Method: electron microscopy, resolution 13.6 angstrom. The entry became public in 2010.
Solved structure of RNA (Modified E. coli transfer-messenger RNA) from Escherichia coli, 377 nucleotides shown.
Protein in the same entry: SsrA-binding protein.
Rfam match: transfer-messenger RNA. Rfam describes the family as follows. Bacterial tmRNA, also known as 10Sa RNA or SsrA, is named for its dual tRNA and mRNA-like properties. Its role is to liberate the mRNA from a stalled ribosome. To accomplish this part of the tmRNA is used as a reading frame that ends in a translation stop signal. Clan: tRNA clan.
The work is reported in "Visualizing the transfer-messenger RNA as the ribosome resumes translation" (Fu et al., Embo J., 2010).
Entry title: Modified E. coli tmRNA in the resume state with the tRNA-like domain in the ribosomal P site interacting with the SmpB.
The sample was in a buffer at pH 7.5.

RNA sequence: GGGGCUGAUUCUGGAUUCGACGGGAUUUGCGAAACCCAAGGUGCAUGCCGAGGGGCGGUUGGCCUCGUAAAAAGCCGCAAAAAAUAGUCGCAAACGACGAAAACUACCAUCAUCAUCAUCACAUGAGGAUCACCCAUGUAACGAUGAUGAUGCCUCUCUCCCUAGCCUCCGCUCUUAGGACGGGGAUCAAGAGAGGUCAAACCCAAAAGAGAUCGCGUGGAAGCCCUGCCUGGGGUUGAAGCGUUAAAACUUAAUCAGGCUAGUUUGUUAGUGGCGUGUCCGUCCGCAGCUGGCAAGCGAAUGUAAAGACUGACUAAGCAUGUAGUACCGAGGACGUAGGAAUUUCGGACGCGGGUUCAACUCCCGCCAGCUCCACC
Repeated sequence: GGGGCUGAUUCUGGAUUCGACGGGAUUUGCGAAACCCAAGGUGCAUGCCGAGGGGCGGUUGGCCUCGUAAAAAGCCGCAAAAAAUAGUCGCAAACGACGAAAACUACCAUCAUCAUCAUCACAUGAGGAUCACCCAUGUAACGAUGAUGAUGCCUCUCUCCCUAGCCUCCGCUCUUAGGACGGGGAUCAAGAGAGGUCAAACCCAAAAGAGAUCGCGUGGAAGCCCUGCCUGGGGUUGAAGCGUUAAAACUUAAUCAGGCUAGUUUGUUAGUGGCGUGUCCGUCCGCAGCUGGCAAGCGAAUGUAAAGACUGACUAAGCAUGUAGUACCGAGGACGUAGGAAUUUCGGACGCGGGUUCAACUCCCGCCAGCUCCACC
C1' cells in the first nucleotide's frame, strides 16, 4: 500500500416491562407579576454634597452607609469511625535483692497468772513384764522460754490553799453540802494528769429533785369599738401589783353590717372664662371648668383623656428645592401560572450517524474499529 472477514439471538411498532435513575410535559401550588371586589392608615414631592470604615475565597448581585465629628453585619481557609454455625481475630505484657562457728550471770524501784518440754517424791491398778522394772493418772516441787492482765508501789510536772462580807435551805411537807468581795505565802501524790519495750483515773465555782392531777397560776383598773348621725348584739389592748431566792410603776391601738340627712357630686340645662399638635383663620364645634336651677345616687359615683373632617391663607421633613403639583403603604376573599406535590411520561443498558417512516438491528444507506492474510521493511 493492500486481499478478506466482523457489527441488536423478543418473530414490524410505544415498552431497553420493572429498576419512585436523568431530562421533558400536564393536573396542581407558593414566591413573582397582573386583574376582579370589598377596605383602613399616611402630608406628599423632585434632587442629592460630603464623611468615616472598606479584605480576596468558601455562604450572601465584594462597597456599606449616614446626619452639625462617629447613628456605621460577621466566622473560617486542618484527620475519620462498633459483637458470638462447617473458616477467622495482625502485633502490643516491666515484676527488684543478704547473712554470721566456740564460754558466765542479777537488786523483789514493775508485779502476777496460765500454756508447753525435760525430772524426782507421796499414791492406786484382778495393767503388764526382759524382774528393784515399764506405763495410764490423782497430790506436792525445782527450772527455762512464750503469750496475757492490773485497782498501784514509784518518779515528774501541776489546777491556788486557808479564811470569809454576802449567803442558799422555804406555797407546804420531805431529803444536803458549802463558792470566785477582801487578804497573806518563793506553786505540796490531804487533789489530779503523765511516763519507765505496763495499765487505770472525773471535789470546785453563782443551788436541786419529788408528794400526777393549772407545765408559771391567781388579782385589778383604764381607754376603746359608733364617731357625721342612726339602728346592732357583745368583745379587748396599753398598764400596774400580789406568790416562792436578783424586782417593774403609765401609755394610746384592732372590726364592721344595714339606712341616710344637712352637705356634695354627676347627668341635664344656662352662661363669664380656659385649652384646641405646622403658625394662622373659620364653619362643622369637642372638652374640661365652675356658679345658679332641675333629676338621681350618696359601698356598685368625684379613675386617666385634649380633638376627627373640610372651604381658605402662609406652608414642612436629614440638606436643598417644587407647594393647589402628585401618590405611597398594607391586609383579605378569588379567576392564573415558573424545577414545590401527584401523574400520563420519554430516554433507558443495544458500534456510530443519515433517510424512508405511525417507529427501525429487522426497510434502505454510509463510515469506523479490530483481527487475519499478501508485502517494502